About this RNA: Shown are 19 nucleotides from a PDB entry: RNA. It comes from the structure "FIVE-NUCLEOTIDE BULGE LOOP FROM TETRAHYMENA THERMOPHILA GROUP I INTRON, NMR, 1 STRUCTURE". The work is reported in "Solution conformation of a five-nucleotide RNA bulge loop from a group I intron" (Luebke et al., Biochemistry, 1997). NMR data were recorded at pH 6.7 and 298 K. Keywords: RNA BULGE LOOP, GROUP I INTRON, RIBONUCLEIC ACID, RNA. The structure was determined by solution-state NMR and released in 1997.

RNA sequence: GGUAAUAAGCUC
RNA sequence: GAGUACC
Numbered sequence: 001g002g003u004a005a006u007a008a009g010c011u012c
Numbered sequence: 013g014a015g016u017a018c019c
Stems, first nucleotide, its partner, number of pairs: 001019002009016004
């Protein structure tokens, strides 16, 4: 970043 | 939540 994620997890 | 999936 193209395009993904449908929960959280780190640094912030 | 941005970063982070794939690359």